[PDB]
Context: bound to proteins that are not shown
RNA sequence: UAACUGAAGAGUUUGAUCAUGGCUCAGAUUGAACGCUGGCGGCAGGCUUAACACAUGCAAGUCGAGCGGGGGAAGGUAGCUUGCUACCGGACCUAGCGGCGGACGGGUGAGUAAUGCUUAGGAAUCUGCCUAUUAGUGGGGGACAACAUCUCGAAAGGGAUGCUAAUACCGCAUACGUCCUACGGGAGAAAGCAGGGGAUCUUCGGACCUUGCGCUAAUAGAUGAGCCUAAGUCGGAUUAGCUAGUUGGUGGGGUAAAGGCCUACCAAGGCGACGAUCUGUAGCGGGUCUGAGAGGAUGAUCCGCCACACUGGGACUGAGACACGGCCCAGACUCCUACGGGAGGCAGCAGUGGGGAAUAUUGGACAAUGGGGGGAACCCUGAUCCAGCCAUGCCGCGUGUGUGAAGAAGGCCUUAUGGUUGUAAAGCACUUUAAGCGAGGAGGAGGCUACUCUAGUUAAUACCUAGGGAUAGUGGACGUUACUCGCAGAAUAAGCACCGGCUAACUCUGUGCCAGCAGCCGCGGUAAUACAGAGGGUGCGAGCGUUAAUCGGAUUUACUGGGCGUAAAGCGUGCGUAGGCGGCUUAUUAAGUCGGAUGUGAAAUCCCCGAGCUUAACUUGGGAAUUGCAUUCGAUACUGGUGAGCUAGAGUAUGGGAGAGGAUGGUAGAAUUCCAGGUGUAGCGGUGAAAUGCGUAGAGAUCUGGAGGAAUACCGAUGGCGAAGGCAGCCAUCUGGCCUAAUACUGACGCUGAGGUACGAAAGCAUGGGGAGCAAACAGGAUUAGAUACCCUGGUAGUCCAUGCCGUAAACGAUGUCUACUAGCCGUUGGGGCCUUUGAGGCUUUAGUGGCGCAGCUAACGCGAUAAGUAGACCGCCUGGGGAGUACGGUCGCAAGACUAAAACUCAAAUGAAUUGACGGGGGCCCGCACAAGCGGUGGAGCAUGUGGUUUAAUUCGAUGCAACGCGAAGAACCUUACCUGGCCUUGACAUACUAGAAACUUUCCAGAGAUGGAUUGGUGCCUUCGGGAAUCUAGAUACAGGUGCUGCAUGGCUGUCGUCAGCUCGUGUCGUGAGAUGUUGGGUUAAGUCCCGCAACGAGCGCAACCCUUUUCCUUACUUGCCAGCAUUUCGGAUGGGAACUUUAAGGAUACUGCCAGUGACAAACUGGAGGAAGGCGGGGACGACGUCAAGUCAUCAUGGCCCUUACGGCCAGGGCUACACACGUGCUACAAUGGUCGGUACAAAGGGUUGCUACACAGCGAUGUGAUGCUAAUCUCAAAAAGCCGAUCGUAGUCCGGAUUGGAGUCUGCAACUCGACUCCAUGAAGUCGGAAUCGCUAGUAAUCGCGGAUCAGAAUGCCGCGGUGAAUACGUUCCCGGGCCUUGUACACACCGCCCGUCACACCAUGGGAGUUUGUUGCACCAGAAGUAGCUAGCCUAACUGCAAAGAGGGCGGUUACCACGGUGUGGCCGAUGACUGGGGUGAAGUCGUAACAAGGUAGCCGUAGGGGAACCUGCGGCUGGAUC
Repeated sequence: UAACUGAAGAGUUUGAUCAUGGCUCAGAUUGAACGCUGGCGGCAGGCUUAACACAUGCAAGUCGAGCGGGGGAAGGUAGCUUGCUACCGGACCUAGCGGCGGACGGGUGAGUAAUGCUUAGGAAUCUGCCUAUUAGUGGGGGACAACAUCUCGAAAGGGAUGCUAAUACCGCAUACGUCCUACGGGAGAAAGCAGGGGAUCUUCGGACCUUGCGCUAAUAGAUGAGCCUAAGUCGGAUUAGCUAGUUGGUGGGGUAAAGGCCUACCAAGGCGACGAUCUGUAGCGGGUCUGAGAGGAUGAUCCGCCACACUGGGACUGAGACACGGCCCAGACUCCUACGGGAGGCAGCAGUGGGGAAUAUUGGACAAUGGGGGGAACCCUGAUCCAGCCAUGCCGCGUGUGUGAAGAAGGCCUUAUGGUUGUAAAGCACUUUAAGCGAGGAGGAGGCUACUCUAGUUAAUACCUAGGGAUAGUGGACGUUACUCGCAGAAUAAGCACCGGCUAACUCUGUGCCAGCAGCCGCGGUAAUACAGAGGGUGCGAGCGUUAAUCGGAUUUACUGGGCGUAAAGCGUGCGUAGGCGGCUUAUUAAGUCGGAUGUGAAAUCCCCGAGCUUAACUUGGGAAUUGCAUUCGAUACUGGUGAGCUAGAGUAUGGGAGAGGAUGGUAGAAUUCCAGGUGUAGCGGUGAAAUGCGUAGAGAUCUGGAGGAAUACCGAUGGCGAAGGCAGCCAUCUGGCCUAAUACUGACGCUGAGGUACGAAAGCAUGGGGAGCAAACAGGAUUAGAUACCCUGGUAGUCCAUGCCGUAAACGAUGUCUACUAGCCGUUGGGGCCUUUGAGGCUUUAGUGGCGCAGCUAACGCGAUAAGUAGACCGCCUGGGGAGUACGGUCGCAAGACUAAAACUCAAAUGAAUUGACGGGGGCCCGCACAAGCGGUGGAGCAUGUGGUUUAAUUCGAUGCAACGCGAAGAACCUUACCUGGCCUUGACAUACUAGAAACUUUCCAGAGAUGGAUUGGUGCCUUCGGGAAUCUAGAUACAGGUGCUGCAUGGCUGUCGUCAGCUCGUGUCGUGAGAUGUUGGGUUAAGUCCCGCAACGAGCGCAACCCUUUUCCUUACUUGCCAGCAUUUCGGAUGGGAACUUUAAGGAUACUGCCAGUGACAAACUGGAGGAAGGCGGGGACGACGUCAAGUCAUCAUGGCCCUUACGGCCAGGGCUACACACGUGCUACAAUGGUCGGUACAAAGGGUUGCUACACAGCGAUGUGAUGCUAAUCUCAAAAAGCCGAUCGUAGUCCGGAUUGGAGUCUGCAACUCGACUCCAUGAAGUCGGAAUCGCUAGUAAUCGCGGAUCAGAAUGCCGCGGUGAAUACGUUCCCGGGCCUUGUACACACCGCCCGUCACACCAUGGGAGUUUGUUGCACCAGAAGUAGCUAGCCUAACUGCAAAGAGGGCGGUUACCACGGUGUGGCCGAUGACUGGGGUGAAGUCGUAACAAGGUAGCCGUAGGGGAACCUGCGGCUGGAUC
C1' cells in the first nucleotide's frame, strides 16, 4: 500500500413483415444416482428414504489415606507325618456401607407458528467444584448393610429371624457472620483421616506442636441456570367473531424468585380487518448456492439456541433432572421357562433384516487434547486420535525424450497418375519420477523416577511445597512414519462423447418411411456428410456422457424494473365507512428525516496483505467488513402534531335562462281490427311461381254510426336533458339537477375509496285485470335428394296496467374518477360583454357537443385542449391457448339462475396491425358478328360419316363442356391390323459376340388353306491361309434381342385454349422500422400504356406497328413453245413468211407519304369536306401467338426414367371382325319445285396433274368400256366437256314430265381374289318428303348465297380435307338486355390460394375428472359411567430406634381409610379427512366409421351479445342491444 469492478443472446406461429406471448436452449453448483472406463498421492465427505424392527460386542466409573469384615501368597512367628500344621502379622484383592461422578460429553429433528429463535434491555433469583477474607471443627446416642440361621425358587432372583463399624443418621453445648423481629429479644452448625517430632507416654493405644486432605456459618468474584419487556420471524377469509380463571383488585396459599401460579369473594372486563379464533405446513440463526445489484432457494458436514429418547402421566435423590445406557403407573410389541418365577427398549459406536437409485469396518490405542475419580502411583473414556472401504468432490503427478524418410508394412478414398495415416514405425544413444526391493532417519512429547543446590509454613537439618543444574533412564496407536541414498529395467499403466444448424470437427459402404435418431429446426423411399459399420478428425482426459433438483438467462409478478382503445387486462353506474393523499402565510415541537459520540453486532466463513505446506488444494496471523440495534447529544430545509391568520379549492343567499329530467291525473287526432246499415257484388288474399285461407249465407273496394287496445305521423336537428339504464301528442299539480352577472358570507369544510348500500335495457317469474296489431311454441302449403329453417296462411304465452322478485347485455367511447399545463382552422347548442341594436350583423369570454390537424405518443391503425401528450392522488383488474367463468363449497333467489371461484389433463401454439397475390351468388368503366337490323341454315324428311349404348368370338386402341364427336385416319375387300378362331417356331442375334464344321437357289410333291418339310436338281464351295474371311447356318451359353404391355399424376419433343387479350420486366431515386408502394396517374385521344398540363418521380427493354409473301397502277431488261398491231401468200386454220407493237409469262425499281386548297381546337386531341391521282387518309388479304393459366392432349410418330412377359404380353400363316342394330346425339349432301324440270341450238375461267402416266383420231357398243393408233419428260401433246348464262318448244300446280331412297334383272373396270364388304353403266320400280315447335348457328363486300373445276392420300374406292375461278346481294340508327373479356375499387379466418379453410352430432381406443344406494380409516366436538401411579387435605382402627417420661403413657412417625385433581379406556350422538363402490355425466387426445354444411365474400337467411322456447347435431325463432357489417 491493499479489502475494488460490474449486466451479451439463439431457435420456434407467416407467402413474407412488425409486435405481444408462451415452450426449448447456450452457464454455475450438488451429501447426487446410472452407463462405459480406470495408475498414484494429499485434503475433505459418506442412509437426503422407514423418529421402521432390532441378534450380538463395547460405550460410566473411581476412592482401602472414610468403615467393618473376607481370601491367598514371594513372605511369615514355632513344632511337625514340609503341608499333617500353626493360622501371630507386614505387604496385597474387594462383595457390602459410604463420598464424588452418573444432569457433561454422544445422537436425532418427531413435535412446536410462539412458554421457540434473532436483535436490544431489566430486576424480583439460585448456584456443587474454582479464587479472596473472617469465625469454628466440644461432648453423646441409636439404627443398619455385610456377616450367621431358616425358607421360596431350577437359576437369576425373593422373603423372614437375631448382631455390628463409619467422614452414614439423630439429640445436646456455643455463635464472627446469618434468619425472624413488636428493635425488648428469640433461633439455627459441624467429621475426621494421613505424615513428622524436641520431649512425654510407651498398655509403641494417648496428650502436645504445627503440616496437608477435609467438614460447618457467612460475605464478595467468576461460571452456569431461571424470570420479564420491546421489535422482527410461512400461506389460507372457500375461517369474522373469540374468551369465563377469561381481564383487573383484595385476603390467603405456594415458588430460590415477580406473576391467576393456585384458591374465596368483588367488578365486567380483555383480544380482533395493523387479521383475533380455526386450519395446512415447518426446528431457528451465523452461514451456503445463485444473481451486476435488489432479490430467490436452502441449511448433510462446522458453531450457538430449542425439543425428544418404544407411546402417554408423574414424582424421588440431588447444587443442578421431571433424568438417552435411573424409578413408579398405564398401552402395544418381543425373550428364558423346569409353568414356580422373571427380563427388554441402538434417533451412542460397529453390525442385521426391511425400504430404496444409493451411502462404509461387528478394527487399534488412551501415545497427543480434553472429561470423571484419587494425596499420589494409577484406573476408565466407540469423546478423541488413528487404521480399513468408496473416482463422491478439489488439487498435483505419471503412462517417457532426442534422433530417425525407402518418405518400411497394412488400412482409406480414388483418376489407383495420387495423396491419407506418417517421425507415425523399426533401429540407435539416454534418464528413470510414480510403483517393486534393500539401508539411514527426524517431528508429532511437553513430562516423570534416582542426585545435588537454593528459597518458603513450622520449635525442627523432620514432613510438605516452589525454582535451577546433568547424567542413568521411562514414556508412540499411527509406523514397513514424513524424508534421504542405492538396486535391475521404457519394462506396470488411456479411455469417453461428437462430426447437417445454433458449435470445434468428412467421406465411403450397408438399409431402402423399413430398421432407426431426435433439448431443438426436424432426417432416412435405392449417389443417405442427420440411421448402423469402417477410416479420418474434433473436445475433454483418469475421467467422459445421461437423468434429477436449485438460480440465471425471464423486464415471464416489473420497489430498482411491465401493462389495461383493437393482442390478457376499467367493476353497468353513483353515494359512502375504514384507509391513502391533500391550498397559502406565521410561531412552537424535533415524531418522521439528517449528523456526531458511546455501547454492541461470539467464533468460524466471505475480501486483502503475509507465513507453513517441494507448487496447489489445505492450515494459519493481522486487518477490513458484519450495510444491523440501543442510549445520549445537536439542525429545523421537507412531512407530521399544536395555536393563531388568508382566499385562487369547495359551499351558501339574492336576481334571470334553457331542456323528450322524474312521479301523478285528465284529455285529442290519425291509423288497424271488430259490430251492424246503404248501394253493389265475382273473384279476393298471397308468392321468384304456386298452394294452404276467404267468398254467391253474400267476397274485395266505398260511404255513415259505434266498441276496444297500443303508439304519438310533420316539427326532428350535426338537437336537448339525465350518474348510467334511459327520456318525444296536449294540459294541470309536486319535485331534482344544470347554466349565467357580481355583491356579501363561512374559511380547506377537498379528491379517491377495499367492505356496504342505491339505481339498473330486454327476456323471465308471482298475484289481479286487459288484449286491437305483432308474435316464441304449435298446425297447414310450397322448395330441396332430405327441410326439421329461411317463404306464405292461422295462432297461444308475451308485448299493456298496479304491486313485487330477478340484477344480467357488444350495460361500448371495447377508453375508471379528480386536478394543472401544452400550435392552429372550420361548424353547432345555452349564457355574458364590446363595436355603428346602423339590419337575423361583426369581434371576444365561459359551460356542452362535432370535423381536420403541429409537437408528442403508438407495433400499426390511429389519438391529438372531450388525448391514447406532459405530470400528480386513489381504486379495480392481467400474467400462453383449451379445460372454464367449469366442478366442489358458500351467499342470495319462488324458480330460472346470479355472485365468489380451482385443479387433474392436453397442446407449441393461440393472437393484434399491416403487405403482395387468389377468390367473391361484391360495385363501376370499356371492347368483341357479343346484343339490335338483314340474308341464309340446323332442329322435321331420305342418304353419307363420327360418337354414345346393346349384341357378338372379336366388334383393336385413343380423343370426351366451350377447347371430343367428316377427330389420330392425306382414303379397313387381302396387306394396313394393333382384335377373334384355328394351325405352327422357340438364341427367336430382326442389332451385334465364340467354341468346330458346313455354300445359296430353281424345277414339283398342292403333300398343306398357307405358314410349314422330304426328295430329284445345279452351284462342287467363291481366298477353299476351309484353328477362318465380304456373307449364311447348325448344338450350346450369357451379354440379350423383341413388346402398339402399364404409368402424359416421373419426363424430352410437339400441339390446343383463354386469345391476336394487351400488357410484362428493369436501373437510379423518394415514402415507411419493416415486408413493400410510386414509376404503369384525370381528363380528350388509339387497330395498340401513342400524345399534353396537374402530379417524387426520372429513364430503359420485350409485346403492338414495320421488315416477309400475294393482289391493284406505271417503268426497265428478256421475245421462247407464248403474242399477232401494221405488211404478202393463203386448202381463210397465227396455217406460213414475217414483226417486237399489245396481252401474258417473271426478275429489278417507282408510286400514296395528310403530299395539296378550304372551314374545325382548352394551350388538352385536332375533325369534316374538296381538286389531282389506278388507289386519300392502319389500300386488301396470309404467315408472325409476349409474360402466364388449364397436373389440358399425345408412352400408339419418335426418344426416354421406373415396373412387368421373355415355350410368350415375342414371331409366322389362313379365315372372320373393325362395315353388327329395339335406339339417342354431332357434322354434312340431295330435295320438298314454275326465279323450275325436260329436249334442241349456242358463248365466257383460273388454278393443278401427266412416262409401270395423260392420250388428237378411227372402229364396236344404248353405256360404263374394248381394239388399233398418234403426240408428249410438257407456255409445245393431253386431262378438258366448264356448269350456272342466252334463244326456241313443251309441261300449267298435280305427290306431278318435282324428288331419287329402296328393290328386281343384265354388264364393265381395278385387282391372286368384289359373299360378308368396291366404284361405275343399262332396263324396270318409284319411298318419305307440300318449307319444318320449343330452341340454336354462320356472315358487314367481291362477303353471304349459288355454279362448276383441280389436287394429296390412292391398283380400285369422297357428300370429307385442301385450293381455283363464274354470277353476285340485304342491313348496321344504337349499348338497354344475353354472353365472354380487360381496367379501377371493396371484403376475406384462403396462400397445395374456393378443387380453399373449418364446425359439431352418433360409433372405436386411451387418459384424467365430477355425481352416486353403500363400505372402510385417521382426527375431533358435546355430554355422561368407571378410573392406575402421583400430588395435596381430613378424621382416625393398628404398630413404634436418636424427644420428654406421672417409665398408665404422650408428642412425633409408619401402616391403613377417605376426599379432590388426572392419563388410559367405555358408550351415545354429530363435524372434518383419506380410500373404495354396481351405475351415470361432462372434457381432452385420436384414427376420421359416419350424418350434415353452422362461420370465413352480402358465405349464398349479415354477424355477435343477453334471455326464453324448440330441435338427432352444427343450430333455428321471438324481444332488446352493437358494428367488431357490404352496397345506395
This is an experimental structure of RNA (16s Ribosomal RNA) from Acinetobacter baumannii, with 1528 nucleotides shown.
The entry has 48 different proteins, among them 50S ribosomal protein L2, 50S ribosomal protein L3 and 30S ribosomal protein S20.
It comes from the structure "Cryo-EM structure of the Acinetobacter baumannii Ribosome: 70S with E-site tRNA".
Rfam match: Bacterial small subunit ribosomal RNA.
Keywords: Ribosome, Acinetobacter baumannii.
Released in 2020, the model rests on cryo-electron microscopy data to a resolution of 2.82 A.